[PDB]
Context: bound to proteins that are not shown
RNA sequence: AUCACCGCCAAGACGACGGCGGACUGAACCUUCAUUACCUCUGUUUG
Numbered sequence: 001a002u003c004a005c006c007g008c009c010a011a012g013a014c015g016a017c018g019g020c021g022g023a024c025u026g027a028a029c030c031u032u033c034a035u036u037a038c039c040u041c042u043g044u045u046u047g
Base pairs, nucleotide, nucleotide: 004025005022006021007020008019009018
């Protein structure tokens, strides 16, 4: 380092100490093959 990274929403007053977007951005995912191949099938809502 092992989910990060980029960006947006500004304030008549003490805050964004809150809300968000992202094929927009990397990472993923998908994939010709008579391959090693094994996990019951199937999956809402939240998160």